Shown are 32 nucleotides from a PDB entry: RNA.
The entry is an ensemble of 20 models.
The structure was determined by solution NMR and released in 2010.
It comes from the structure "RDC and RCSA refinement of an A-form RNA: Improvements in Major Groove Width".
C1' cells in the first nucleotide's frame, strides 16, 4: 500500500 | 430501545 477477519465510534436506511 | 443492511472513521489481527 491492497484484500480479509474482529472490536469500538459517527451518519443514513429497513423491520418491531 | 433491540435486530439487520449500507458508507465513513479509530485500533488490533491474518495474507501478499
Nucleotide at each position: 500500500c491492497u484484500a480479509g477477519u474482529u472490536a469500538g465510534c459517527u451518519a443514513a436506511c429497513u423491520a418491531g